[PDB]
Solved structure of RNA (BETA CHAIN OF THE LARGE RIBOSOMAL SUBUNIT 28S RRNA, nucleotides 627 to 1548) from Trypanosoma brucei, 922 nucleotides shown. The organism belongs to Trypanozoon, within Eukaryota. The entry has 76 different proteins, among them 40S RIBOSOMAL PROTEIN S8, 40S RIBOSOMAL PROTEIN S14 and 60S RIBOSOMAL PROTEIN L30. The sample was in a buffer at pH 7.2. Entry title: High-resolution cryo-electron microscopy structure of the Trypanosoma brucei ribosome. It holds a match to the Rfam family "Eukaryotic large subunit ribosomal RNA". For this family Rfam cites "Crystal structure of the ribosome at 5.5 A resolution" (Yusupov et al., Science, 2001). The 2013 paper behind the entry is "High-Resolution Cryo-Electron Microscopy Structure of the Trypanosoma Brucei Ribosome".
Context: one part of a larger RNA, bound to proteins that are not shown
RNA sequence: GACAGUCAAGGGAACGGACUUGAAGGGCUAAGCGGGGAAAGAAGACCCUGUUGAGUUUGACUCCAGUCUGGCUCUGUGCGGCGACUUUGGAGGUGUAGUAUAGGUGGAAGCGCAAGCUCAAAUGAAAUACCACCACUCGGAACGUUGCUUCACUUAUCGAAUGAAGAGACCAAUGGUUGUUUUGCGCAGUCUUCGGGCUGUGCGCCGUCUAGGCUGGGCAUAAUUGUGGUGUUUCUUUCACCGCCACGGGAGGGGUGUUGGUUUUUUAUCCUCCUCUCCGUUUCUCCUUUUCUCUCUUUCUCCCUUUUUUUGGGCGUUUGAGGGUUGGUGACCCGUGGGCGCCCACGCGUGCGGAACUACUGCGCCAACGGGGUGGGAACUUUUCGUUUCUUCUCCGGAGUCUUGUUUCGAGACAUCUGCCAGAUGGGGAGUUUGGCUGGGGCGGCAUAUCUGUUACACGACAACGCAGGUGUCCUAAGGCGAGCUCAGUGGGAACAGAAAUCUCACGUGGAACACAAGCGUAAAUGCUUGCUUGAUUAACGAUUUCCAGUACGAAUCGAGACUGCGAAAGCAAGGCCAGCGAUCCUUUGCGAAGAACAGGAAAUAUGAACAAAUCAUACCAGAGGUGUCAGAAUAAUUACCACAGGGAUAACUGGCUUGUGGCGGCCAAGCGUUCAUAGCGACGUCGCUUUUUGAUCCUUCGAUGUCGGCUCUUCCUAACCUAGCGCCGCAGAAGACGCUAAGGGUUGGAUUGUUCACCCACUGACAGGGAACGUGAGCUGGGUUUAGACCGUCGUGAGACAGGUUGGUUUUACCCUACUUGGCUGGAGAUUGCGAGUAAAAGAUUAUCCGCGCAAAGCGGAGGCAGUCCGUUUUUUUCUGGGUCUGCCGUUCGGUGGCAUGUGCUUGGCGCUGCCAUCUC
Repeated sequence: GACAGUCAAGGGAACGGACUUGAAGGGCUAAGCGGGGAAAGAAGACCCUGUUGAGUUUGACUCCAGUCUGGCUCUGUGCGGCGACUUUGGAGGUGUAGUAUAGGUGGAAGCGCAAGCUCAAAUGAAAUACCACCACUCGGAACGUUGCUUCACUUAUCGAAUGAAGAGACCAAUGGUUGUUUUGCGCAGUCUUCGGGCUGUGCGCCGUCUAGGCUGGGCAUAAUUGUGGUGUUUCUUUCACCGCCACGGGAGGGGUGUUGGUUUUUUAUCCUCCUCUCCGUUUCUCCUUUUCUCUCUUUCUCCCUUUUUUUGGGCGUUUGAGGGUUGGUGACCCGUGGGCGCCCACGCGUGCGGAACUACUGCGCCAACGGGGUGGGAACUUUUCGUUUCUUCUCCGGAGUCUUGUUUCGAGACAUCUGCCAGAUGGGGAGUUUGGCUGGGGCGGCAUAUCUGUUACACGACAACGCAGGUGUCCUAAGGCGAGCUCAGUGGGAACAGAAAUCUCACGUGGAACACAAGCGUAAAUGCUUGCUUGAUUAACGAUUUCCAGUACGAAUCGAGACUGCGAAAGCAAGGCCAGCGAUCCUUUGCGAAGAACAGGAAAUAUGAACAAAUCAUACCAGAGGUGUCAGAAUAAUUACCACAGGGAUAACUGGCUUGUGGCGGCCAAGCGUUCAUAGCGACGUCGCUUUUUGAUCCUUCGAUGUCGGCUCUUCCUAACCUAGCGCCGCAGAAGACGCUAAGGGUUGGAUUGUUCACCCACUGACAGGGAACGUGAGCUGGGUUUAGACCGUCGUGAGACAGGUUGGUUUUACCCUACUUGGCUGGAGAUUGCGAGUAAAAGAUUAUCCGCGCAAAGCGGAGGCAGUCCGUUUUUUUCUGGGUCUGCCGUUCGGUGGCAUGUGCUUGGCGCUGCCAUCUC
C1' cells in the first nucleotide's frame, strides 16, 4: 500500500499523478539521494460546538457526613424554696366643682338601739342611707395535692482503678436514731360477744454484737522506791554499777619414748599460757624435851636384915611432820540473765495499730513456724488420781475481732450525649448545575416578549448585532357624556410693565394641541374649557378580526341583554387609536339567601360511595396571583492536570478574494526653488499602480498539510544598491543629482539584542529589495513558542488567573514511488512485405567489353593475350556475339625467399624499417 507513479503552463474543491493544453518520455538499472508524493506517523491534544464528561474550586443550587444546642428520657432518695389550686374577703381604690367618700353597676326608700347619711338636695367629667354587688393589687394558711426549684443524699447510671489485698465498726469513757429488739409506757387501732385473739402507731425501754495502744487513776508491788543505794565526770545528774533478783563458767594442766636437770620412773616433764580460799575423807614411815607408870643397881642397916631406903641405867606410854587418795561450801573473778505486776482508766483521760538517720545519698528480714483442747503412748510420778514428756488427733492465735449491708476509689440521680427527637451549624463531603444570542469563542451588545418609524421595489408580504425611535408604566379622569368654548402662531393698543405680567382689539386651516415613544388622525372637533356623571360597569356573552400553525395568547372588531350615564334629541358612552404585557401547574378571591316540596312548588347549584347530623374538605365557574431567555427548567466557579464526541457546519498557518490599510507611480500643478511652475521639486488637489504590509473575509483545511527564528542552500524576481553603457543637471572643475538602457555579474565582519525588527562598530566597488506553502525540522538546532514544575508582581474570595514577569523543561522513521546525482545497462518503427530492395550523393529518362582525364565541350589519352571450358542473346529504343564459370597457356603487380648495399629509425649495442639486387613464389 484507492489506484498509482515525468514535467509545465491552464482550469479546477480558487496550490493536480490523474482534468484541458502544452511539453517531455522510442529499454532497463546499481549505488546513492532525502524535493515531492499537501510522505508516513497518530479518527488534532489547540480551537469551537455538543441540553457530552470529569479532576479541581467556591458565599452556586440542592443535600449530607459532621459539629453544636435544646427538648424529652434513664432517675431514686431527702430536706427544704417558688408555682397551681380557691377559701374569709381582709391590707384592698378621693381630678375639678359637689366644705362631700369618684370604675361604678343595681333590688333600694328607708333603716335601726340610736341615728347618720339619706331618701326627696346636689354638682361634677362621673352620685350614697335600707346596702345586693361584675371593676386592680396584695395577703395568707388551710388545701391536700401536684408543678418548677434549693440542696440534701447515696444505691441507677457514670469515670477510674486493681492477680478487685485492710470499707465500716477505734474513741473516749462512747456510737450504733443501726438497730434488730424480748421487754415497757404512751397513743392509737383493729380481727375479735363483754372476754379471748391479733395489731398498729408513737414514744420509751433493757437488750447481742466491733472498735482493746496511750494517758491518768487505783492497786498488787514487800523490798526497792524495775529512780533505791554504791562506784564515776566539774557538779546532785551524767557516766559506770549496783541494787533487789535470776542464770551459766573460772581451765591447770596439757603439750619432748629420758636427754641432762626436774621425772618416783624405759612411764612424765624438759619453753608457753598459768581461778581461789576455807571447810571436808582413809593408811604408812619418821616421831628431842614437857607428862604417867614399871624394872635393874638398895648403897645404908648388917658376925647372918636381900623385901625396904641411892644419885644413875633400860623399855613403853604426850602435844608433831611428810606423802598418797576422796568432796564441797564460801569466795572473788569471768561469762550469760533480770524491770518484765495487776487492776481501774470508764469518776466529763486520747490520735490508739513497731522499718532511720537515710541528719542527705549507700542494697543481705522471708518456703518448711506457737499455745490451747481432745484421743494414744512415752517419760515421770506409789500412783490410779496426779506430774512430766512424747505420740496421735484436733482446735485456736498471730497493737483485732467483728460484719444486715458494696472490690476499692471516683463520680452521682446531673454529666452520662441512656437513647430519641428537635433545631442550629456544616463544602468536610454529596450531588448537580453553572443560556442563547454572536461574522470564532470571549466581550460587549440585545437585534431574546416587544412597540414605532424608516429599510422594502406606489398591493400584499421581506433580512442585517441596519437606520431612527419606544414598551414594563401612566391616568377617577387623563374615564365617560353634553354644552360651551377654539389653537400653534402674528399685529395693534392699553398705568406700572420694559422683549417677557395682564388687558384688550385684531389676525391666524392647526402650522397646535391632544398622559406618554413613535406614527396615524383631527378644528363650530377628536382639540380645549366648562357642566354632568360612572359603560374603566354587567352578561347567555355568541359572532367577528389580526398576528397566524390559518395554534395561541395577546390585542382588536360586531351584535344581542342588562344596567347606568349623558343629552333637546338623534344619539353616544363596554376607559384616544395604535406598545405598555403572561400557559399547564398551583393558591386564592368571588358564585343564592329568600321562599314554594306533594314527591322534585323555577320540577328546589354538585360530591365527599353502608347511613345519619354537624364540622372539615372537594366541586362546578369566573376572576387574581408569573413568567422580560417574555409558549412559561429551581442553578456558581475552575481546569495550562484535564476527559469525551464531533465539527473544517467554527477560530488559531498557508493558500484563496479583496486591497481599506500599508507600500509604490502618475496626473494635475498652487507654490517653491536668488532668476525660478516642472534643475530638482511639488502644495492643494486628483487618478493610477502594487501586494516581500496590514487588515477584512472563513473557500479549504480539525479520521491532521510539523508553530519562531536562525543556521545552511539554491534558484528565481526586479520597483538596479554596485558593475557595462547612454540621456539631465540649479554637473565648471570637484562632487553629487536626475533619468534611461540594463538583473549577465556582484552585493560584508562584528557588537549588542531569541529574535524579527532595531541598533552601533567595523569593513567595503557595493553593502539593493524581494519571491519560492511568510522558500527552506524524514535538515539541525532548539535560544524564541505553549503543558506539566517552580518564583514573583499584579489580579482574583477562591480554586484559579495573568496574550505579565521569570526559570527548566523527551524534536521519530527512507529500505519505496517519484523526483535529483553519478554509475551501469538494452535499439530502430512500420508500409504495398513487419512477408522485402541493409543513407543517399549516382550520372544520363546510361546496365554496356574499361578506365583515366577533362565544367564541360570538343577532345584526349590510357585500356594484354592466347587456347581449351558451361550456358545462352542481342532488349530501360542502338550489346552486338554475349553471358558464364572451369582449366590451360603466355606476361606489369603483389606476394614471398634470399642476398647485397643503403636510407631511415630506434634499446639493457638489441628492437624497427626502407633501397637495390638477386632468389623465391604466387